Description: This is an experimental structure of RNA (TOXI) from Bacillus thuringiensis, with 34 nucleotides shown. The work is reported in "Selectivity and Self-Assembly in the Control of a Bacterial Toxin by an Antitoxic Noncoding RNA Pseudoknot" (Short et al., Proc.Natl.Acad.Sci.USA, 2013). Method: X-ray crystallography, resolution 2.2 angstroms. The entry became public in 2012. It comes from the structure "New insights into the mechanism of bacterial Type III toxin-antitoxin systems: selective toxin inhibition by a non-coding RNA pseudoknot". Rfam match: ToxI antitoxin. The literature on the family includes a 2013 paper in Proc Natl Acad Sci U S A by Short et al., "Selectivity and self-assembly in the control of a bacterial toxin by an antitoxic noncoding RNA pseudoknot". Its family is annotated with negative regulation of translation and mRNA binding in the Gene Ontology. Protein in the same entry: TOXN. The entry is indexed under TOXIN-ANTITOXIN COMPLEX. Crystals were grown from: PRECIPITANT CONTAINS 0.2 M AMMONIUM PHOSPHATE, 0.1 M TRIS-HCL PH 8.5, 50% MPD. CRYSTALLIZATION WITH A SITTING DROP, VAPOUR DIFFUSION METHOD.
[PDB]
Context: bound to proteins that are not shown
RNA sequence: AAAUUGGUGUAACCUUACCGUAGUAGGUGCUAAA
Repeated sequence: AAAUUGGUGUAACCUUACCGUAGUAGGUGCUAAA
C1' cells in the first nucleotide's frame, strides 16, 4: 500500500457520528394536517 463484514434512529437519500447499555452533526428531499 492492499483488505473494511454486519448492525444501531417509528429515518427516504448523501456526508458525518455511533457499535450492541449502538443514531450525533451537516446537507438533500418532502413542504404535508387534525